[PDB]
RNA sequence: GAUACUUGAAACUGUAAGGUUGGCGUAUC
Repeated sequence: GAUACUUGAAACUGUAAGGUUGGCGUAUC
């Protein structure tokens, strides 16, 4: 640098719900 897997801080808005931005770890080559 590439691929695969799943995990997560913060900010904006909000009753909630709902969107946006952003981000970590492991393995292999």
An RNA structure, in which 29 nucleotides are resolved. Method: solution-state NMR. The entry became public in 2008. It comes from the structure "Structure of a high affinity anti-NFkB RNA aptamer". The 2008 paper behind the entry is "DNA mimicry by a high-affinity anti-NF-kappaB RNA aptamer".